[PDB]
Context: bound to proteins that are not shown
DNA sequence: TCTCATCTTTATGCGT
């Protein structure tokens, strides 16, 4: 010097939420303006502005009902599942990607949460099937050659 | 704002 390991900082990418802001509709409150009525105080209607409350929208679209979600029952749960492997699909277009989502088969690699328990273990989350009830779900604000 | 995971680059050591 190169590589590996460890620490630290900064940046990037992806995932999932909590809020603010914006908009539409509806309600309430305050201030102002206009109009009608009245003897007058003032009553009522419309408009504007601000505050406030509720509900809804935030890509267009494309694909998906052979889908998606809820509930209940049964079975499995490391000899297992998938965020993994292999091979496809949607977004997807004029063509190719990324990113995300996902089908089938599988366990070589990778990963595997929460709670009670010193622990073995158990219970949930999870996977499958059936029944039942509904109508939902994924991805889109990013690129490159056209 | 917050949470979770990974990656890259830059140091600073250690080892072969």
């Nucleotide at each position: 010097g190169a590589c590996g390991c460890a620490u630290a900082a900064a940046g990037a990418u992806g995932a999932g939420a909590c809020g603010c802001g914006u908009u539409a509709c509806a309600g309430u409150u305050a201030a102002g303006g206009c109009u009608c009525u009245g003897a007058a105080a003032a009553g009522a209607g419309c408009c504007u502005u601000a505050a406030u409350u509720g509900u809804a929208a935030a890509a267009c679209g494309c694909c998906u009902a052979u889908a998606c979600a809820g509930u209940g029952a049964a079975g499995g749960g490391a000899u297992a599942u998938a965020c993994g492997c292999u091979u496809g699909g949607g977004u997807u277009u004029g063509u190719c990607c990324a990113g995300c989502c996902u089908g089938a088969g599988c366990c070589u690699c990778u990963a595997u949460g929460c709670c009670a328990g010193a622990a073995a273990u158990g219970g949930c989350g999870c996977c499958u099937u059936c029944a039942u009830c509904g109508u939902g779900g994924g991805u889109u604000a990013g690129g490159a050659c056209a």
Entry title: Cas9d 20bp R-loop Complex.
The RNA (sgRNA) from Deltaproteobacteria, together with DNA, has 162 modelled nucleotides.
The reconstruction used 1,164,607 particles.
It was solved together with HNH nuclease domain-containing protein.
Lineage of the source: Bacteria > delta/epsilon subdivisions.
The entry is indexed under DNA/RNA CRISPR Cas9 Cas9d Nuclease sgRNA, DNA BINDING PROTEIN, RNA BINDING PROTEIN-DNA-RNA complex.
Ocampo et al. published it in Nat Commun in 2025: "DNA targeting by compact Cas9d and its resurrected ancestor".